The PDB entry is titled "FAP-80S Complex - Rotated state". An RNA structure (tRNA) from Saccharomyces cerevisiae W303, in which 76 nucleotides are resolved. The entry also models magnesium and zinc ions. The entry has 78 different proteins, among them 40S ribosomal protein S19-A, 40S ribosomal protein S1-A and 60S ribosomal protein L38. The entry is indexed under NRD, Ubiquitination, E3 ligase, Quality Control System, RIBOSOME. Released in 2022, the model rests on electron microscopy data to a resolution of 2.4 A. The work is reported in "Sensing of individual stalled 80S ribosomes by Fap1 for nonfunctional rRNA turnover" (Li et al., Mol.Cell, 2022). Rfam match: tRNA. Rfam describes the family as follows. Transfer RNA (tRNA) molecules are approximately 80 nucleotides in length. It is annotated as a transfer RNA.
RNA sequence: GGGCGUGUGGCGUAGUCGGUAGCGCGCUCCCUUAGCAUGGGAGAGGUCUCCGGUUCGAUUCCGGACUCGUCCGCCA
Numbered sequence: 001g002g003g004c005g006u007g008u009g010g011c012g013u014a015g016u017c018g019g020u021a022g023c024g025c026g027c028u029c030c031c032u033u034a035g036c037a038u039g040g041g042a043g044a045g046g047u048c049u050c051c052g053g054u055u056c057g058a059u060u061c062c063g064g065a066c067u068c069g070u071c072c073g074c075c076a
Base pairs, nucleotide, nucleotide: 001072002071004069005068007066010025011024012023013022018056027043028042029041030040031039049065050064051063052062053061
Other pairs, nucleotide, nucleotide, family: 003070cWW008014tWH009010cHS009011cHS009023tHH010045cHS013046tWS015048tWW017055tWS017057tWS019048tHS020021cHS026044cWW033035tHS054058tWH055057tHS
């Protein structure tokens, strides 16, 4: 230098152009039980790495920047 990919809650992640986005652990608070544990629920938790474009409307498609990871390449 070229080509191929990745970036999401406090953490680990899944995701159809109709999603501030479903989950699993963290927190709270109810429920269940005579009660404790285990279990079951609900509530808060993500300006989807960032900036523009496309689209009727983008986490998703395209372009540019940052970081990381493969393979290839190498006369100032």